[PDB]
Context: bound to proteins that are not shown
């Protein structure tokens, strides 16, 4: 420098 | 409750 993962959080529309 | 769009932390992996 690049990839991937798990969790949060706001805004909009059903 | 549900789609959609944007933040934000941890975590791996090269």
């Nucleotide at each position: 420098c690049a990839a991937g993962c798990c969790g949060a959080g706001g805004a909009g529309a059903u | 409750a549900u789609c959609u769009c944007c933040u934000c932390g941890g975590c791996u992996u090269g």

An RNA structure with a sequence from Mus musculus, in which 28 nucleotides are resolved.
Primary citation: Singh et al., Cell Rep (2025), "Molecular basis of autoimmune disease protection by MDA5 variants".
The depositors describe the entry as "Cryo-EM structure of the I923V MDA5-dsRNA filament with ADP-AlF4 bound and 81-degree helical twist".
Ions in the entry include tetrafluoroaluminate and zinc.